[PDB]
RNA sequence: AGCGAAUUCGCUU
RNA sequence: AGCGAAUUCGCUU
Numbered sequence: 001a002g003c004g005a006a007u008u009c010g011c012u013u
Numbered sequence: 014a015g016c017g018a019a020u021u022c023g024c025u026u
Stems, first nucleotide, its partner, number of pairs: 002024010
C1' cells in the first nucleotide's frame, strides 16, 4: 500500500 | 444516516 475495525472531527439553517 | 477528513488498531511469516 490492500482489505477490515473502532475513535474524534468537518458540511446543510 | 450520506458525503468528506484525520487519528488509533487488527490481518499475511